[PDB]
An RNA structure with a sequence from Prochlorococcus sp., in which 100 nucleotides are resolved. The entry also models magnesium and bromide ions. Crystallisation conditions: 0.2 M Magnesium Acetate tetrahydrate 0.1 M Sodium Cacodylate pH 6.0 19% Polyethylene Glycol 8000. It holds a match to the Rfam family "Glutamine-II riboswitch aptamer". Rfam links the family to the GO term glutamine binding. The literature on the family includes a 2019 paper in Nucleic Acids Res by Huang et al., "Structure and ligand binding of the glutamine-II riboswitch". Primary citation: Huang et al., Nucleic Acids Res. (2019), "Structure and ligand binding of the glutamine-II riboswitch". Method: X-ray crystallography, resolution 2.3 angstroms. The entry became public in 2019. The PDB entry is titled "Structure of the Glutamine II Riboswitch". Bound small molecules: glutamine (GLN).
RNA sequence: CGUUCACCCUUCGGGGCGCAUGAAAUGGGAGUAGGGAACGGGAUUCUCAU
RNA sequence: CGUUCACCCUUCGGGGCGCAUGAAAUGGGAGUAGGGAACGGGAUUCUCAU
Numbered sequence: 001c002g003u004u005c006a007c008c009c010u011u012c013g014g015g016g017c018g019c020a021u022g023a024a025a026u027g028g029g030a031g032u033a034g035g036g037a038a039c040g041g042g043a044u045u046c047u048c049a050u
Numbered sequence: 051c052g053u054u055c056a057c058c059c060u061u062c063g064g065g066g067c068g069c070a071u072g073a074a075a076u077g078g079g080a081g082u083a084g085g086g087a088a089c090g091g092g093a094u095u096c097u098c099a100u
Stems, first nucleotide, its partner, number of pairs: 001090005007016003019091001025050008036055005041069001057066003075100008
Other pairs, nucleotide, nucleotide, family: 002018cWH006017tWW010013tWS011013cHS018088cWH018089tWH019092cWW020084tWS022084tWH033042cWW034070tWH034072tWS035037cWH038068cWH042069cWW052068cWH056067tWW060063tWS061063cHS083092cWW085087cWH
């Protein structure tokens, strides 16, 4: 996100139900890893804030 | 991928120097992961093959 089931709500008409709003975005912090060194940036997963 | 160094090649003019052709893609396997179950699917990293 689909199927078959299981399950919840309901004014009984019908709703809801997995890659997530427990998101994204931005912003901050850790694991991962061939340029020789470091710093910064990027990537990715986990984690805080809005 | 940028800076400051460091290094290498040079015909002495110069050239090279990390998110990597160790890339991209497509299959396979493994790791990780809250819908309740399962199957299928998707995501992400590692790995093998082409």